About this RNA
An RNA, together with DNA: 89 nucleotides with solved positions. The 2026 paper behind the entry is "DNA topoisomerase I acts as supercoiling sensor for bacterial transcription elongation". The depositors describe the entry as "RNAP-TopoI complex on duplex scaffold". Released in 2025, the model rests on cryo-electron microscopy data to a resolution of 2.7 angstroms. The entry is indexed under RNA polymerase, topoisomerase, DNA topology, TRANSCRIPTION. The entry has 5 different proteins, among them DNA-directed RNA polymerase subunit beta', DNA topoisomerase 1 and DNA-directed RNA polymerase subunit beta.
Context: bound to proteins that are not shown
RNA sequence: UCCGCGGCGCG
DNA sequence: GGTCAGTACGTCCTATCGATCTTCGGAAGAGATTCAGAG
DNA sequence: CTCTGAATCTCTTCCGACGCGCCGCGGGACGTACTGACC
Numbered sequence: 001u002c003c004g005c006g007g008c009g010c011g
Numbered sequence: 012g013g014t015c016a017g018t019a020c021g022t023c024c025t026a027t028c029g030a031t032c033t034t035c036g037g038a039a040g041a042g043a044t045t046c047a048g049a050g
Numbered sequence: 051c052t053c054t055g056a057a058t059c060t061c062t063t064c065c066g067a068c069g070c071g072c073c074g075c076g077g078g079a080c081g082t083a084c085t086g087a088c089c
Stems, first nucleotide, its partner, number of pairs: 002077010012089012035066016
Other pairs, nucleotide, nucleotide, family: none
């Protein structure tokens, strides 16, 4: 610095 | 000819499909199959 | 009794609200030998 995934939360 | 840079090949590592996470609902379109009507 | 068209069924593809915050994890890279070009 990019992407992706997973999880959690708020409006 | 000798030296440097660039290019090429190997290691990690496999070998049974088996790892692997896997399984919605609704609407529209295209293709395939079946039924009814006409010949 | 057979053929074609239309209708129905099956299979495949596309879409599914916006904005913001936090945490965790992962993601080919490095080494050695051989060949070519330049001096």